[PDB]
Description:
Shown are 28 nucleotides from a PDB entry: RNA (C27A Sugarcane Yellow Leaf Virus RNA pseudoknot). Method: solution NMR. The entry became public in 2006. The work is reported in "The global structures of a wild-type and poorly functional plant luteoviral mRNA pseudoknot are essentially identical" (Cornish et al., Rna, 2006). On the sample the depositors note: Mutant of naturally occuring RNA fragment that forms an RNA pseudoknot in Sugarcane Yellow Leaf Virus. Entry title: Solution Structure of the C27A ScYLV P1-P2 Frameshifting Pseudoknot, Average Structure.
RNA sequence: AGUGGCGCCGACCACUUAAAAACAACGG
Numbered sequence: 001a002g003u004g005g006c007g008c009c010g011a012c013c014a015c016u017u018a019a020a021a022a023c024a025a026c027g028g
Base pairs, nucleotide, nucleotide: 001016002015003014004013005012008028009027010026
C1' cells in the first nucleotide's frame, strides 16, 4: 500500500488480493 481488523481511529498487528483469524494486543 490493500486488505481485514482492534467495540473508535492508527507512527499497531496479521496476512498479501483474501479474509482470516487474534479470551488480539501497543498506541491516544